[PDB]
RNA sequence: UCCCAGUCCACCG
RNA sequence: CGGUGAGAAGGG
Numbered sequence: 001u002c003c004c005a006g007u008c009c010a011c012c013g
Numbered sequence: 014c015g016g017u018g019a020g021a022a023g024g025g
Stems, first nucleotide, its partner, number of pairs: 002025003010017004
Other pairs, nucleotide, nucleotide, family: 009018cWW
């Protein structure tokens, strides 16, 4: 690199 | 409200 993804970000409905 | 993608802090 990566895996996970109760905040914050963007897309769609 | 729902689905996606990204993804801080933190663990692996």